[PDB]
Primary citation: Ugolini et al., Mol.Cell (2022), "Chromatin localization of nucleophosmin organizes ribosome biogenesis".
An RNA structure from Schizosaccharomyces pombe, in which 836 nucleotides are resolved.
Among the 43 different proteins in the entry, which are not shown, are 60S ribosomal protein L14, Ribosome biogenesis protein erb1 and 60S ribosomal protein L20-A.
It comes from the structure "Ytm1 associated nascent 60S ribosome State 3".
An Rfam search finds the family "Eukaryotic large subunit ribosomal RNA" in it. The family is grouped with related families in Rfam's "LSU clan".
It was solved by electron microscopy to 2.8 A.
The entry is indexed under 60S Ribosome, nucleophosmin, ribosome biogenesis, fkbp, ribosome.
Context: one part of a larger RNA, bound to proteins that are not shown
RNA sequence: ACAGCCUGGGGAACGGGCCAGGCAAAAUCAGCGGGGAAAGAAGACCCUGUUGAGCUUGACUCUAGUUUGACAUUGUGAA
RNA sequence: UUUACUUAAUCAAUGAAGCGGAAU
RNA sequence: UUCUAGCGUUAAAGUUUC
RNA sequence: GCGAACUGAUCCGCGUUGAUGACAUUGUCAGGUGGGGAGUUUGGCUGGGGCGGCACAUCUGUUAAAAGAUAACGCAGGUGUCCUAAGGGGGACUCAUCGAGAA
RNA sequence: UCUCGAGUAGAAUAAAAGGGUAAAAGUCCCCUUGAUUUUGAUUUUCAGUGUGAAUACAAACCAUGAAAGUGUGGCCUAUCGAUCCUUUGUUCCCUCGAAAUUUGAGGACAGAGGUGCCAGAAAAGUUACCACAGGGAUAACUGGCUU
RNA sequence: CAGCCAA
RNA sequence: GACGUUGC
RNA sequence: AUUCUUCGAUGUCGGCUCUUCCUAUCAUACCGAA
RNA sequence: UUCGGUAAGCGUUGGAUUGUUCACCCACUAAUAGGGAACGUGAGCUGGGUUUAGACCGUCGUGAGACAGGUUAGUUUUACCCUACUGAUGAAGUGUCGUCGCAAUGGUAAUUCAACUUAGUACG
RNA sequence: GGAACCGUUGAUUCAGAUCAUUGGUAUUUGCGGCUGCCUGACAAGGCAAUGCCGCGGAGCUAUCAUCUGCCGGAUAACGGCUG
RNA sequence: AGCCAGAAUCCGUGCCAGAAAGCGACGAUU
RNA sequence: UAUGUAUAAAAAUAGAGGUA
RNA sequence: ACUCUCCUGUAUCGUAGAAGAUGGGCGAUGGUUG
RNA sequence: AACGGAAGUGUUUU
RNA sequence: GACUUGUCCAUGAAAUUCCA
RNA sequence: GAAUCCAUUGCAUACGACUUUAAUGUGGAACGGGGUAUUGUAAGCAGUAGAGU
RNA sequence: CGAUCUGCUGAGAUUAAGCCUUUGUUCCCAAGAUUUGU
Numbered sequence: 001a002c003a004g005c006c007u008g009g010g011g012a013a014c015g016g017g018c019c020a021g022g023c024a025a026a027a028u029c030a031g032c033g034g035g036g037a038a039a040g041a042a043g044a045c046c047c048u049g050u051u052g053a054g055c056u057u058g059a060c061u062c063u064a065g066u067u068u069g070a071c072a073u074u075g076u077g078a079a
Numbered sequence: 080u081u082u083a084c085u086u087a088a089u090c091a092a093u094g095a096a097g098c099g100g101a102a103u
Numbered sequence: 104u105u106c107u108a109g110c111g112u113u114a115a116a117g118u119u120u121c
Numbered sequence: 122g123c124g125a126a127c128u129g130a131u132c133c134g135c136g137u138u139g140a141u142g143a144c145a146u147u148g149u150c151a152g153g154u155g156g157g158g159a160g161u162u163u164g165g166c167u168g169g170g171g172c173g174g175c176a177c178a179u180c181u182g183u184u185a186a187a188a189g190a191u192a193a194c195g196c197a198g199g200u201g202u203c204c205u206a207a208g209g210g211g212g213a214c215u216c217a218u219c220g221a222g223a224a
Numbered sequence: 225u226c227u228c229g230a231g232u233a234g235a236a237u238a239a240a241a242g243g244g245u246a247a248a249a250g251u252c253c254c255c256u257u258g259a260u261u262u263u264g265a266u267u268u269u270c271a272g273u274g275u276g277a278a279u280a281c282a283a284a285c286c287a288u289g290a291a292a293g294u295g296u297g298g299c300c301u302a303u304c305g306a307u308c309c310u311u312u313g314u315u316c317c318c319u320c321g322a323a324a325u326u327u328g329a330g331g332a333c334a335g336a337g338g339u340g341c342c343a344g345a346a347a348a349g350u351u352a353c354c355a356c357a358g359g360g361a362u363a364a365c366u367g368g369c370u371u
Numbered sequence: 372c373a374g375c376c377a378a
Numbered sequence: 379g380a381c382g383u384u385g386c
Numbered sequence: 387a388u389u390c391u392u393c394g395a396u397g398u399c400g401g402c403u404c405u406u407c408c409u410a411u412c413a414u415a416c417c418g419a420a
Numbered sequence: 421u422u423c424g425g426u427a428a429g430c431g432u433u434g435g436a437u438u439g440u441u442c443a444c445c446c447a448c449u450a451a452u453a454g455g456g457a458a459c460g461u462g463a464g465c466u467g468g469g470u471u472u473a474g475a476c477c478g479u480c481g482u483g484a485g486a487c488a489g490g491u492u493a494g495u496u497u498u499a500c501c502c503u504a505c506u507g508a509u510g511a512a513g514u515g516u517c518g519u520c521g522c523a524a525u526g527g528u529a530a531u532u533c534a535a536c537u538u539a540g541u542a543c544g
Numbered sequence: 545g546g547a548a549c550c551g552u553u554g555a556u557u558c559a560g561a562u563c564a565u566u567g568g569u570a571u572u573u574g575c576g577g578c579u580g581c582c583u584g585a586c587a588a589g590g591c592a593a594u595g596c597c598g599c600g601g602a603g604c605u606a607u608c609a610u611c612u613g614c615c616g617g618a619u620a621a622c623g624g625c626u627g
Numbered sequence: 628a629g630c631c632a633g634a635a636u637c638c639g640u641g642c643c644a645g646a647a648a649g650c651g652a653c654g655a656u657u
Numbered sequence: 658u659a660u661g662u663a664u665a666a667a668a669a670u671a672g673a674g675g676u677a
Numbered sequence: 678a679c680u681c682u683c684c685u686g687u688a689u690c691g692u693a694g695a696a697g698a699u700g701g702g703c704g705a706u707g708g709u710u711g
Numbered sequence: 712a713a714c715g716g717a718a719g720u721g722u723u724u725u
Numbered sequence: 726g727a728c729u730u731g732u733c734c735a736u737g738a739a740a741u742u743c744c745a
Numbered sequence: 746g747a748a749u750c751c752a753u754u755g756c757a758u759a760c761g762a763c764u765u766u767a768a769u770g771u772g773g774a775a776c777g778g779g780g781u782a783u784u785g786u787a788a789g790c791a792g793u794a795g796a797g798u
Numbered sequence: 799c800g801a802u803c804u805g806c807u808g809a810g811a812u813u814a815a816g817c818c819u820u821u822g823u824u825c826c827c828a829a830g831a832u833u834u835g836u
Stems, first nucleotide, its partner, number of pairs: 002016001005022005027509005034503003038498002046359004051355002053351004059161005065154008075084005089140004098134004117127003164177001165175002173194001178200006201342001202238001203298002208256007216234001218230006236245002239303001241301003258285001260284003265279004273343001286295003309337005315332001317331004367390001368388001372385004399468001400466003404460001406456004412431001414429001415426005433447003474492004478487003515656008525644004530557001532555005543545001558613005566606004574599005579592005615639004623631003661690001663689002672683004698736006707729002710726001712723003746834005752766001755763001770827001772826005777820004782812003789806004797799001
Other pairs, nucleotide, nucleotide, family: 001017cWW004036cWS010015tWH013367cSS013368cSS025648cHS026510tHS029759tWS032504cWW033034cHS033499tWS033503cWW036463cWH045393tWS046169tSS050345tWW056483cSS057059cWH057482cWS060156tHH064155tHS074143tSS074145cHH085142tWS085143tWH087142tHS088141cWW088145tWS089141cWW093095cWS096097cHS114130tHH115116cHS115129tHS116128cWW120124cWW121122cWS142144cWS155157cHS161347tWS162348cWH163349cWH174176tHS180240tWS184193tWS185192tHH186191tWW198240cSS201304tWS201340tWS203207tWS206208cHS206257tWW206259tHH215248tWH216235cSS217231tHS222223cHS233246tHS235248tWW239302tHS244249tWS245248cSS245249tHS248250tHS258295cSS261296cWH263281cWH264280cWW269275cWW283296tWH289291tHS289292tHS305339tHS305344tSS306339tWH307338tWH314332cWW319321tWS339344cWS349484tSS360364cWH362393tWS363393tWH365392cWW366392cWW369387cWW376381cWW378379tHS397496tWS403461cWW405457cWW409428tHS411413cHS412428tWH413450cSS415634cSS426620cSS427635cWS428430cHS431451tSS432453cWH436444cWW437443cWW439468cSS448452tWW449451tHS461464cHS467496tWS473494tHS481483tHS481484tHS499501cHS508760tWS508761tHS511647tHH523645tSS523646tHS524645tHS529558tWS531556cWW537550cWW538549tHS539548tHH540541cHS540546tWS541547tWH542546tHS563605tHS563606tWH570600tWS572600tWS574783tSS602814tWS606608tSS614640cWW619634tWH620633tHS621633tHS626628tWW626629cWS659662cWS669672cSS676679cWW677678cWW693730tWS694730tWS709727cWW753765cWW754764cWW755757tHS757762cWS758761tWS781813cWW785808cSS785809tHS786807tSS794802cWW795801tWS796800tHS813814tHS835836cHS
C1' cells in the first nucleotide's frame, strides 16, 4: 500500500495475509477504548560525520584597543 | 647639561572690554 | 563701588568756533 | 542750537585674554600586552561511546588443524638499546658440573 | 686457591624467546678496521609499490693467515623514516640568460636533521540553550537467545 | 527447588 | 542428613 | 551477557481501575502418617 | 498441633511512613499464597517517581560547566475509520402472517465463619 | 483437661431481583415560609441564568432498605472387594 | 483384571441466551 | 443425476444359526 | 438331549420382445402393473 | 380397511 | 383396464448401408 | 385475510424495537365528581384579642 | 392608626403528569396508504 475473526507454527526472534487448524450468511444503529507494534514531527536520548553553532580558557593563529621605543612634525636663544 | 623665550602645536574663558608699557 | 531686596541707559559741564 | 569741535573718558604698543610649550597630540614603524573581539581545531582503534590500554611501527614462542597462508582489547614474554669490540682474521684451549685432596 | 679424574654441552654465546655452536660460533692470546668505495641481481613483508632488514656476486681497496680461505659489522630470527625545507660531503662540475671579475645564490650527486598516529595534518574545553545529515552498521527504551 | 548414593 | 553426583 | 528487530519515534515507573490465566496451595473440602 | 497426597472450585483485607519496588509496623481474618498476561493495563486516569528550559546547596573544574549527589517549580494531544467487545434493529429459505413450543450450542455460582445442641460426653 | 457426626439458629463475602416499610434525593417549582426590587396600595403575581428556607407525594435508589441463592452422576488422592 | 467406597475436582439437573442459513405443532388463508 | 436409481433379522466373534 | 448349515454379495431378485412392433396354437389358473 | 410418530414421506391389505 | 418370452410358430425392422 | 404505516399505549424506549389499544363498544378521548395523598388552616369579612400613640 | 392573634378553617391549594374510581358531561370512531398466495 492493500485490507481487516481467532489459536499455533515458522519467520528480520509478538502476522490481518504465509503453513496447519478453529470456523464462516446480507444491510445496519448507539456505545466502547483490547488491537490495528492506531494517528500526529526524516528521535529532540545515544552513536557516526575529517557537518555546525552558542559559550569558555594560559588551545592554535590573530585583532581592535592599550603600552613603550624610534623617525617625522620641531623651533629660537644665554652659561 | 644648564637655564630662558614663543611663532609652530595643546589646554581654559568670552559678547574675543580694559592685556603690556609709559604718563601718572 | 560694602549699614539697607531702590535707581543707574537715550552725557554735560569745561574749552573753542559758529 | 540739543549744529559743531576738543576734552570729559591720558598717551603708546597693539599679541582677544589666562595656563602650558617645541613638551604633548598626531602620521609611519618596531617591541610588549590583549578571550574585549575574529577565525579555526580539539587522532584513530574500541563487543555503544567515554575512561583505560596501544593490539597504531615491530621480534621469539603459541593460538594454528605436520607445505605456505590464517583471526580476536586471544596467550607468555620483548623492541626505540648496546659494542672499537661484544666487528674481522688467525691460533691455542674446553665447558657447566660431580667425585677424589693438599693450609 | 691448583691437583687429576669422569664430564654430548647438563655452561657460555650484550639484551626477549626460539634455532645454531666442542681442536667452536664458547674461553684466552695475537694482528687489524670488510662497521670501506661503486654497481647492478635477488630474498622477505609485498601491490611483487615504497621503507626496513637480509642473501649471492661483480669492479676496486684492504685486513688476516704459512696456506686453503675467510671478512661488505654483531652466530641466525627485532632494534626504525618520504616530498618540501635546512645542513654537510663531493667536482680543479653546471647556471645566474647583453659581456665580464669578485662575493652571493641556485643546481646535479651522496648523507644527516623528522614526522613513534612510525607510507609521515600544525590544533584546548564546554553545551541541561543547542543545531544538522544520517545510523537499528551503534547504546538507553521496549522484544528475543543466554545464565 | 527436585532427586540418586551410603558415612 | 555430610561427601559427592543428575536435573528444574 | 549479546547487539538479531525498532532511531522518516512501538509513549519510558508506581498507584488506581479491571478481567483472565498459571500452580511451585496461605485458607477452605477430603484423605495419609508421626 | 507438625509433616505430607489429591486439589486452582472459592476466597486471600482495613491502615501508618515511603513515588515506590523489595520492605517493615498497627490490627482484623478461615486465610491475609506466589507468579504470567509487551517487567498485562497513559487516544483508561493520575503525574507522586522519572521529568529540557528557571533556581538553590555541597563537592569537582582557572573557566564555560559537570555530579549514576541532594532541593524546589515545571503543557500528559486526537477515535468520527476497521476489527474486537457491549447492547440495539434487521432483508431473505421454510407459501404468507401469527400463536404455542422444541433445544443444538455457548455461558453458569455460590462462599466462609461463629454460637448453640451433641457434651463437660467420648478419651483421660 | 477436652472433641467430632448429626441438627439448629445466625452472620461473612459474592450473585440475582425488588421498592411494603425506613433513609436519601426535589422542577411536583405540590403546599407553606423569607429577603431585595417591580406591577400605585391590598390582594395576587413577577424577576434574582432553579433567589433562599421547611416539608414534600410519585419515580429512582441504598451489603443506608427487603427478598432469594440445590442435589445428581462420574472421578482423583486414598481405602477396600474378589482375585 | 472386573467392580465398591471416595474430595470445595469433573460432567449433567437447575439457571441465562436461543442457531438472526436448526426444527416442530397449530390457527386463518384475500 | 440418473441408466436394474433391485435387496430391512438381531447378535456373538476363545462361536453362531436354524430343522427336527 | 438332535442333526444340518457357516468358512461374506463372483450371492439372491431380476433380466428375451421397433428403447422392445402386429398376430396365432398349446399350457398355466400363476406373474408384473394403472 | 388396518398398520407405521424416532425424521411417521410409508408398509400392508383387499 | 391393461400388459404374456411358461412353451411353440408366423409376419415386420434395413439405405441411421464402419465410431459419433 | 392478514400484517405494516398513520394514530395510540408506557409494563417499554437513544432511534429502531417491545407491550397495549383502536371498524360502534360493560369502545376511546377531553373534562367534571368521588376516593387517596402532600402541605398546614387560604382569600374575604367579623371580634369587649393586641404592645401602644 | 397598629407586628400579631381568634372565629368561620384539618381549611384552602394541589392531586397523574408512569395514583385509584367514575349509572356523570361533551366529543370522537365503522378510513386512508403500503406489502403480501400453499